[PDB]
Context: one part of a larger RNA, bound to proteins that are not shown
RNA sequence: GGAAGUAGC
RNA sequence: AUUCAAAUGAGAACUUUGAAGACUGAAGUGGGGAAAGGUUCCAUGUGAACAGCAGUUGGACAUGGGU
RNA sequence: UCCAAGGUGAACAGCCUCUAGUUGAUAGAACAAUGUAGAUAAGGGAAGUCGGCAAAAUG
RNA sequence: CCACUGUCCCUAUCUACUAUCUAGCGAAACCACAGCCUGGGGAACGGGCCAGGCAAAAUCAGCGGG
RNA sequence: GCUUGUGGCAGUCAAGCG
RNA sequence: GCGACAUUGCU
RNA sequence: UUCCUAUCAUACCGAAGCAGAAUUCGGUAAGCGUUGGA
RNA sequence: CCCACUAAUAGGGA
RNA sequence: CUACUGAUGAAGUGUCGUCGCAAUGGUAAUUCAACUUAGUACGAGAGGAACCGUUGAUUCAGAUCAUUGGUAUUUGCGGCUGCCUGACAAGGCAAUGCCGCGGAGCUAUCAUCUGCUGGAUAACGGCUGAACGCCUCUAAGCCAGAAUCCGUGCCAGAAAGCGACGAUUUUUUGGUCCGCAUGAUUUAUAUGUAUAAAAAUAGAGGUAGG
RNA sequence: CUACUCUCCUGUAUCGUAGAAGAUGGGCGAUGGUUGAUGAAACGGAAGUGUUUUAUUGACUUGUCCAUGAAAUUCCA
RNA sequence: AUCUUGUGCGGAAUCGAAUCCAUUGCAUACGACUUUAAUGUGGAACGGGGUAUUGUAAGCAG
RNA sequence: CUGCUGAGAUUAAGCCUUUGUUCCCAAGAUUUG
Numbered sequence: 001g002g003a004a005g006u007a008g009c
Numbered sequence: 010a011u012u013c014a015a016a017u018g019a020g021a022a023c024u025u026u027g028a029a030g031a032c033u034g035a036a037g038u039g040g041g042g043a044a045a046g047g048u049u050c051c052a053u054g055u056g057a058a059c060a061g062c063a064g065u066u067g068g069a070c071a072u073g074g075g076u
Numbered sequence: 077u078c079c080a081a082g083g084u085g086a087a088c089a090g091c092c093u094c095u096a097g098u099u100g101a102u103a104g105a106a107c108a109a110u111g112u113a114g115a116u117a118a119g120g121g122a123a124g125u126c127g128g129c130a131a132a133a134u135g
Numbered sequence: 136c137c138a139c140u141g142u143c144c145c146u147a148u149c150u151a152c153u154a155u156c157u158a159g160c161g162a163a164a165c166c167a168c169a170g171c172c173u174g175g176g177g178a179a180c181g182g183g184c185c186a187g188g189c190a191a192a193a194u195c196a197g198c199g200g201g
Numbered sequence: 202g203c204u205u206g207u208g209g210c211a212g213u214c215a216a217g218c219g
Numbered sequence: 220g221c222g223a224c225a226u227u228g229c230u
Numbered sequence: 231u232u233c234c235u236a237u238c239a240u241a242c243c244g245a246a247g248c249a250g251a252a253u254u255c256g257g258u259a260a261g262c263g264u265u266g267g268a
Numbered sequence: 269c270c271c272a273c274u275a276a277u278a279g280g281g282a
Numbered sequence: 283c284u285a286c287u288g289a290u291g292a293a294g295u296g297u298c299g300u301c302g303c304a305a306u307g308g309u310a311a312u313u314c315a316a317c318u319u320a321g322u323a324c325g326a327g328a329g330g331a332a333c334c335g336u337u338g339a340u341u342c343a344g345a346u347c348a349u350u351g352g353u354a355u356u357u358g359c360g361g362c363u364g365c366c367u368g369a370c371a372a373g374g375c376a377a378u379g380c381c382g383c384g385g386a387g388c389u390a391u392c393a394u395c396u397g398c399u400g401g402a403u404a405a406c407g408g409c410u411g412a413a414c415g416c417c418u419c420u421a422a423g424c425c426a427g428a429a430u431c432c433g434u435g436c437c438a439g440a441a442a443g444c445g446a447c448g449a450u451u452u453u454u455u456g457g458u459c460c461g462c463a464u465g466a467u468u469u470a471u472a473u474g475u476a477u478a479a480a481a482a483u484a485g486a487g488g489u490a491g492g
Numbered sequence: 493c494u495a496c497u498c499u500c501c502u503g504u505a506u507c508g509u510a511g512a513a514g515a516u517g518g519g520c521g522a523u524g525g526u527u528g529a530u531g532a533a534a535c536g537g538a539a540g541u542g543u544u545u546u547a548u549u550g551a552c553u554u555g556u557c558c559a560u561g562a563a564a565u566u567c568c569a
Numbered sequence: 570a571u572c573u574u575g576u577g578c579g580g581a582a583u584c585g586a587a588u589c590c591a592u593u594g595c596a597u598a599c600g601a602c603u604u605u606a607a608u609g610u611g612g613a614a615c616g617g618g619g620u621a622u623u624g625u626a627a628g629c630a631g
Numbered sequence: 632c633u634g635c636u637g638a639g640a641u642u643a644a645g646c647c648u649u650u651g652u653u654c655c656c657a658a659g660a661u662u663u664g
Stems, first nucleotide, its partner, number of pairs: 001166002008160002011029006030099004039079003050074006059067002081093004102158004111152007119144002123142001168182001171188005193290003197286001200284002210228004217221002231282005238263001240261001241258006265272001267270001296450008306438004311341001313339005324329001342397005350390004358383005363376005399433004407425003456583001459580002466573001474507001476506002485500003491494002515560006525552001527550003531546005585663005591605001594602001609656001611655005617648003621641003628635004
Other pairs, nucleotide, nucleotide, family: 003164tHS004163tHH005006cHS005161tWS006162tWH007161tHS010031tWS017021tWH018020tHS018065cWS022102cWS033038tSS034037cSS034093tHS034094tHS034095tHS035094tWH037095tWW048076tWW058069cWS062102tWS067068tSS075076cWH085087tHS085089tHS099100tWS106155cWW107154cWS109154tWS110153cWW117141tWS118141cWH118145cWW121140tHS121142tHS122140tWH124142tSS125127tHS128131cWS141145cWS141146tWS147352tSS150378tHS155598tSS167183cWW176180tWS178179cHS180181cWW191442cHS192291tHS195598tWS196287cWH198285cWW199200cHS199284cWS209230cWW210229cWH213226cWW215222tWS215223tHS216222tHS235260tHS237239cHS237259tWS238260tWH239275cSS240429cWH241428cSS249324cSS249328cWW250323cWS250329tSS257405cSS258404cSS260262tHS263276tSS264278cWH266271cWH268269cWW273277tWW274276tHS275313tHS289600tHS292441tHH304439tSS304440tHS305439tHS310342tWS312340cWW318334cWH319333tHS321322cWS321330tWS323330tHS325327tHS325328tHS347390tHH354384tWS358622tSS390392cSS398434cWW403428tWH405427tHS410420tWH410422tWS411421tHS412418tWH413417tWH414416cHS420422cWH451453tHS455583cWW456664cHS461578cWS462577cWS463575tWH463576tWS465575cWS466574cWW467572cWW468571cWW469571cWW471475cWS471571cWW482485cSS488497cWW490495tWW526551cWH530531cHS530547tWS590658tWW592604cWW593603cWW594596tHS596601cWS597600tWS616649cWW617649cWW620642cWW623638tWS624637cWS624638tHS625636tSS626638tHS627636cHH642643tHS649651cHS
């Protein structure tokens, strides 16, 4: 770097 | 679990003031001390960084003062 | 570890206050599927489930 | 045995929160490359091969089957 | 190409083959 | 020499 | 959940000393059902 | 295995 | 990551919209007994059916809230408990104090309504009729016939299937043509984009006259 | 309803086809062919992609016979 | 030859919709969907009436 | 206890209706051959 503006607060 | 108005400020849901709502409730979220901390106390100043949002506010940063 | 107002009451209980203190925890908008927590339920009252598991029936 | 009960017949309704969306802040595991299906490929038959079925961007929320 | 609905011993035939 | 179904013997 | 028929029930069918009713055996058939309690 | 209801409470694979 | 289930969605076809078409996919109804037909057919009697017509129920599915029932944050109304103002009233709040009723909404086989019609068939019963001078349901042919089967009905609608109709901006007059152009852009173009009976193949067609 | 005559044996057929990529004139012969453009009628709904009737105009005008011109785009591109 | 854009030619005539913002609630997790929306039986905010739920309010008088 | 008192209160938030009073609207942005 993708995951990912995701889980989450 | 806050609401309104005002002021400050580039900037306000978080700063402050006035009002209401409440909450803790004298075995207190009150007033003090011991151990421990060490300047965090006080006034002034604020681009950041820190206060897991925010910040004009702060035990944060800077400058002095203070037992 | 010291100080400890009023009412209720046996009480330093709980509850409301008195003096004092906090508005701080990201916030806004709605409420749909799910889940968590909490209630009520007609008729029958263990047929569910290996089973009175959990509530209910008394405090 | 008596008595009560949504355990059940058979669920229904109501309340708060999570949940979803918005403004801000914002990870890690993992990663050869990828991701439709049927049969066959000596095996292990597979996601790539073969023969077919087919095949039109970008996405949102549920169920997690694989 | 599994697997299923019909047991085992002895003799007799005898379609026929050997 | 087997010999297919069938037949007879017992369990 | 879906599938199989090697069909328990429902549909039809053929046979049986099947009078009627009830039933037995067999065939086609998986469309459709196959329960509640110790 | 039972005790009833029922038209019947058939057998199996994934 | 993909499948499944729902939800948006840009886009050709000029644009937007209204009304439609329907390829394909899915599919749904099930069983019982009650009245007749009957105490008839049948039976010495005991017993005792069916087709048809009709009426409810079981199960399943799709809807609905008139009625009855349930649910309470309508915190809608009322009652009770505790607290306040020196007093009466007055309201007050008690993380929705407790209790009764409670519309509306949601929901209940706890309530109500609805749930089809044509072909082709299998087992099987046949007709004509050979093979084979008879016979035969079968071979060529045809009929009848199962909750089977394909369609109809019902649900979705290709988001790369389609049709009819409505209107059509002034994007520095956009669309529009006259119009010369003006540069050319060009062709699974294209080299002649040459040609419409119908049916049988152990048969068809054409001619005049009646 | 037709007695009878004839046709089939695939398209190697039928239609169009002759020109400075299609020039400029003349004669003869037929009322034609033929096109561009037309001013109109009829018909075609299965996807009507059109068919036909036309009158018209302007052409073109081989049916037949003559004259002019092509060229150094001088062996194919 | 046909095929069209092309780009403009100087001459003709032509005078629409959709969405966001808002609204509705038949719909809804968010999109989406059903309505309304440029002057009118228009829309909204109150108020009156009807229908409903509750069960007779204070005060006055006996 | 009786009468003013089927009063009074609530009534659309997913009830019906309104000659009642008042206001608002004859807009903005975007995308469109």
Solved structure of RNA from Schizosaccharomyces pombe, 664 nucleotides shown. The 2022 paper behind the entry is "Chromatin localization of nucleophosmin organizes ribosome biogenesis". The structure was determined by electron microscopy at 3.2 angstroms resolution and released in 2022. NCBI's taxonomy places the organism under Eukaryota, Opisthokonta, Dikarya, Ascomycota, Schizosaccharomyces. The entry has 33 different proteins, among them 60S ribosomal protein L32-A, 60S ribosomal protein L36-B and 60S ribosomal protein L21-A. The entry is indexed under 60S Ribosome, nucleophosmin, ribosome biogenesis, fkbp, ribosome. An Rfam search finds the family "Eukaryotic large subunit ribosomal RNA" in it. Rfam 15.1 lists 107,465 matches to the family in 2,616 species.